Context: one part of a larger RNA, bound to proteins that are not shown
């Protein structure tokens, strides 16, 4: 004289404990119901939005088509979007009841390496 | 040439 | 040639057809474990079962 | 001395059973849920068919 | 006249 | 225990 | 056995002033409904703010007994 | 006059029944 | 003991 | 009338009538639907899975199998203006009760890490 150390307080980091919080599991109880399927199940490809589609829903009439009863101002699914339209002449949504539902799968016209190749008669095209 | 609507598997019943 | 039915999927219960073995016995073979695990067929809303050649004294 | 099956509390870990070891284990009876009993073959009588004769 | 085989009556028991 | 038959 | 049940639906009661607060539902008066003082949700805890809730009423069809 | 026949019951080898024949 | 049967048999009414 | 039983086989008792079939109810369950409830759990918990979940990732397959929840009453999610090549960040300004609630946002413990201050060495 502290080159660095120690020890206590304050005061930041880091990390992600606590401690409040949740419909996201658990174990029942009651009353139904107990199957879908060659009229193509279940279980999947691949598509389909005004704009890529991760979910969802929907199938070449694809976030939808049509009637009937309900019901009345807002809809146009979700993933912290916006244009753009639809609707009191009643959208959108709810109950029923329709229509449309590609391709694989028992897959059943024959093959096959699931979502594919190949083909006959009969009818409409070219 | 190629495309859209049908039918075309088996098996045990029944004609 | 026409009709009808089936095929395959699927939760538990239900029936049926095949069945171990570690375990316990303080070791093991008969005996457990157990007509379980598991594999296969096949019903319904429930199945099996069921009306005395029975039990008893 | 009850009087078809099922299912629950009981009989009772009793009767058995078993290297009579480990262990395994009923039924009658009694109380209760719930309740329900019918239908065919064959004897006979009658139609078809078919076969012997 | 059998003998079977379907269909009908018949009628099932301590 | 019944049942046909008669 | 045909009439009900189910699967949308419709009506549904009653609150003020003051403090504190960023915001009452909080707490202090003072009021009302209650066959509704189950619950949610709304800037803190609400019977009376909202949906609802007691309770009443209610189907063109199509299913079910 | 009918009354369920390869049955009923027996031998061997097995098997389920609470029970190792 | 009762059931059950793979083999061989095998009544009664 | 015969046959069969009563725990081994015999005679009496007694009870029964095989070799034909069907049959409700009182049992058994929960993939599903509606309603309900809990002196269960509260995110290392409770389903493996409160979210992207039989996903990612891992295996040639058969098959194994996670981690992951909270800004704020309202996005009102910081016009603008300083340093910087840039928000990289960060100091102001405005929002907001409050940004030491600024997007990895509720609170923000420990081990671990630092600066300052007292006293030691």
């Nucleotide at each position: 004289u502290a080159a660095g150390g120690g020890c206590a307080g304050a005061c930041g980091g880091u990390g992600g404990a606590u401690g409040c919080c949740u419909a996201g599991g658990c174990u029942c109880u009651c009353g139904g119901a107990g199957g879908c399927g060659a009229a193509g199940a279940a279980g999947g490809a691949c598509g389909u939005g005004a704009u890529a589609a991760g979910c969802u829903g929907c199938g070449a009439a694809a976030a939808g088509c049509u009637g009937c009863g309900g019901g009345a101002a807002u809809c146009g699914g979700c993933a912290c979007a916006u244009a753009c339209g639809a609707a009191u002449u009643g959208a959108u949504c709810c109950g029923c009841a329709g229509a449309u539902a590609u391709c694989c799968g028992a897959a059943u016209g024959g093959g096959g390496c699931a979502a594919c190749c190949c083909g006959u008669c009969a009818g409409g095209c070219c | 040439c190629c495309u859209g609507a049908c039918a075309c598997a088996u098996g045990a019943a029944u004609u | 040639u026409u009709c009808a039915u089936g095929a395959g999927c699927g939760a538990a219960c239900g029936c049926g057809g095949g069945g171990a073995a570690c375990u316990g016995a303080a070791a093991c073979a008969u005996c457990u474990c157990a007509u379980u695990a598991c594999c296969c067929g096949u019903a319904g809303g429930a199945g099996a079962a069921g009306a005395a050649a029975a039990c008893a004294a | 001395g009850u009087g078809a099956u099922u299912c629950c509390c009981u009989c009772a870990g009793u009767a058995g059973u078993g290297g009579c070891g480990a262990g395994c284990g009923a039924a009658c009876g009694g109380g209760g849920a719930u309740u329900a009993g019918c239908c065919c073959a064959a004897a006979c009588c009658g139609g078809c068919u078919u076969u012997g004769u | 006249a059998g003998u079977c085989g379907g269909g009908g009556u018949a009628a099932u028991a301590g | 225990c019944u049942u046909c038959g008669a | 056995u045909a009439g009900a049940u189910a699967u949308a639906g419709g009506a549904g009661a009653a609150c003020c002033u003051a403090c504190u607060g960023g915001a009452a539902a909080g707490u202090a008066u003072g009021g009302c409904c209650g066959a509704a003082g189950a619950g949610c949700a709304u800037g803190a805890a609400a019977g009376c703010u909202g949906c609802g809730u007691a309770u009443c009423c209610g189907a063109c069809a199509u299913a079910u007994c | 006059c009918c009354u369920g026949a390869g049955u009923a019951g027996c031998g061997c080898g097995g098997g389920a029944c609470a029970c190792g024949a | 003991a009762u059931c059950c049967u793979g083999u061989g048999u095998g009544a009664a009414u | 009338g015969g046959c069969g039983g009563g725990g081994c086989c015999c005679a009496u008792c007694c009870c029964g009538u095989a070799a034909g079939g069907c049959u409700a109810a009182a049992u058994a369950c929960u993939c599903c639907c509606g309603a309900g409830a809990g002196a269960c759990c509260g995110a290392u918990a409770g389903u493996g899975a409160a979210c992207c979940a039989g996903u990612a990732c891992c295996g040639u397959g058969a098959g194994g199998g996670a981690a992951a929840g909270g800004u704020g009453a309202a996005a009102a999610g910081a016009a603008c203006c300083u340093c910087g090549a840039a928000c990289a960040g960060a100091g102001g300004a405005g929002u907001g009760c409050a940004a030491u609630a600024g997007a990895c946002c509720c609170u923000g413990a420990a081990c671990c890490c630092g600066u300052c201050u007292g006293c030691c060495u």
Overview
Keywords: Ribosome, macrolide-resistant. Shown are 491 nucleotides from a PDB entry: RNA (23S rRNA, nucleotides 1 to 548) from Porphyromonas gingivalis. The structure was determined by electron microscopy at 2.7 angstroms resolution and released in 2025. The entry also models magnesium, potassium and sodium ions. NCBI's taxonomy places the organism under Bacteria, Pseudomonadati, Bacteroidota, Porphyromonadaceae, Porphyromonas. Among the 51 different proteins in the entry, which are not shown, are Small ribosomal subunit protein uS15, Small ribosomal subunit protein uS5 and Small ribosomal subunit protein uS17. Hiregange et al. published it in Nucleic Acids Res. in 2025: "Structural studies of ribosome from an anaerobic Bacteroidetes human pathogen Porphyromonas gingivalis". The PDB entry is titled "70S P. gingivalis ribosome erm-delta-porN strain". Rfam match: Bacterial large subunit ribosomal RNA. Clan: LSU clan.